An RNA structure from Guillardia theta, together with DNA, in which 136 nucleotides are resolved. The entry also models zinc ions. Primary citation: Xu et al., Cell (2024), "Structural insights into the diversity and DNA cleavage mechanism of Fanzor". Released in 2024, the model rests on electron microscopy data to a resolution of 3.28 A. The depositors describe the entry as "Guillardia theta Fanzor (GtFz) State 2".

Context: bound to proteins that are not shown
RNA sequence: AUCCGGUAACGAAACUACCGGAGACGGGUUAGGAGGUGACGACCUCUAAAACCUAGAACUUAGAGUGCAAA
RNA sequence: UACGA
RNA sequence: GUGUA
RNA sequence: AAAGCACUCUAAGAGCAUUAAA
DNA sequence: GTTTAATGCCTTAAATGCCCG
DNA sequence: CGGGCATTTAAG
Numbered sequence: 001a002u003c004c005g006g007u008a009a010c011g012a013a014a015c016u017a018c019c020g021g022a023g024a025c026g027g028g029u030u031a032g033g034a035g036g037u038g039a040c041g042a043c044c045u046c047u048a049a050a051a052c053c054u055a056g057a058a059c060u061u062a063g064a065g066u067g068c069a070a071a
Numbered sequence: 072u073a074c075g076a
Numbered sequence: 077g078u079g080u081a
Numbered sequence: 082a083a084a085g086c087a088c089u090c091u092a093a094g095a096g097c098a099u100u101a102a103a
Numbered sequence: 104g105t106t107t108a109a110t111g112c113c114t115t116a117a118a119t120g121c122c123c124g
Numbered sequence: 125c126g127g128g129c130a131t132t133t134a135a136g
Stems, first nucleotide, its partner, number of pairs: 002022007025056001026054003032047004059094009072081003096112008113136002116133009
C1' cells in the first nucleotide's frame, strides 16, 4: 500500500467498518524452507531471497509427465 | 530407544 | 553402573 | 522429504513501428 | 501514464568525393 | 603516373 471473495442499512460508493486469500521487471547480496543423529538444539551443509548496487533474459494461457540433495 | 555388566 | 546407532 | 526450479509433452491463441487525440 | 484511430509494410542507376601504391 | 573504392541522390 494496491487486487480478489464475504458480512450491513430492500447489491454503498478510492476508505463506512470488519473477516478470509494473491502477489514486488532481469543479474549480484540478504531471511525462510530441508538434512550426518531423517531424537530436539548448537554449529555446518542443499535450496532460496524484500531494502542497496547494476549497459540487463524472456511469445501467451490450460493442464500431463520426468528429474531434485548428497557427506 | 534396543542390547552386555 | 555404562558404550554403539 | 517439503518450499522451489529445469526440460519434454497434449489442447487453444499468435502483426508491429510512429504520430495524434481523449 | 494508458487507450483508440490512422498509415504503412520498396528497388536500382548515375553522380562525385575521396584515396594511394 | 595511373586506377580504384565508397557515399549518396534520383526516379521509379